[PDB]
RNA sequence: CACCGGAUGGUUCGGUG
RNA sequence: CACCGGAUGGUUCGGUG
Numbered sequence: 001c002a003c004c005g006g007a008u009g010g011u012u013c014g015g016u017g
Numbered sequence: 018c019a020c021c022g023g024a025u026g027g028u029u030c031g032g033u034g
Stems, first nucleotide, its partner, number of pairs: 001034008010025008
C1' cells in the first nucleotide's frame, strides 16, 4: 500500500424533540 | 442542550494479502 474493522477527535450539513 | 443520520479530513491500533 490493498481489502476489512476498532478507538478517538476536527469540519460541515440534514431530520426530530 | 438532546436523540438519530449524511459528507468529508485528521490521529492511532488490530486482522488478512
Annotation
Shown are 34 nucleotides from a PDB entry: RNA. Method: X-ray crystallography, resolution 1.8 angstroms. The entry became public in 1999. The 1999 paper behind the entry is "The 1.8 A crystal structure of a statically disordered 17 base-pair RNA duplex: principles of RNA crystal packing and its effect on nucleic acid structure". Keywords: DISORDERED, RNA, DOUBLE HELIX.